[PDB]
Shown are 35 nucleotides from a PDB entry: RNA.

RNA sequence: GGCUUUUGCUCCCCGUGCUUCGGCACGGAAAAGCC
Repeated sequence: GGCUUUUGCUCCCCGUGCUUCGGCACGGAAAAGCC
C1' cells in the first nucleotide's frame, strides 16, 4: 500500500475551495484482522 466487516454516523457536524459571506461546491472519521 490492499481487502473484508463495522463503528461512527452521514445530513446537524469537522473540514477545504470559489465567493455573492449567503451559499454553493467538494472531502472526511474510527477500529478487528490478514496478504
The work is reported in "Inaugural Article: Structurally conserved five nucleotide bulge determines the overall topology of the core domain of human telomerase RNA" (Zhang et al., Proc.Natl.Acad.Sci.USA, 2010).
It comes from the structure "Solution structure of P2a-J2a/b-P2b of human telomerase RNA".